[PDB]
Context: bound to proteins that are not shown
RNA sequence: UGCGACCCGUAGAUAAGGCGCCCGGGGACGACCACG
RNA sequence: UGACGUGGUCGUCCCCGGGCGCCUUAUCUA
Numbered sequence: 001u002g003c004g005a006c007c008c009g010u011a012g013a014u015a016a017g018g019c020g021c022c023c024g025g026g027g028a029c030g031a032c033c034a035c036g
Numbered sequence: 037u038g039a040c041g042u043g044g045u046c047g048u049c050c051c052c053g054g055g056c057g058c059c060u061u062a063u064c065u066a
Stems, first nucleotide, its partner, number of pairs: 013063005019057005025051005032044002
Other pairs, nucleotide, nucleotide, family: 011066tWS031045cWW034042cWW
C1' cells in the first nucleotide's frame, strides 16, 4: 500500500389474561268540568 | 213545536349516572 468474497450470519415483541362487578326507568297524577 | 255534539286541558315536575380496578407478569440476547 493494493485487498475484504459487505459488521455481516441467524431469530414472530411473543405467552397468559372477559371491559368486568353492583343497581326496578322510577316516584307523584280521577279523562275530568257545563248541559246544550 | 222539535236538531246533533259545543267549549275547556295535551303531559307538569324531580333524577341525568354513581362507585371499584387504570395494567400484572415472563425472558431484556447472540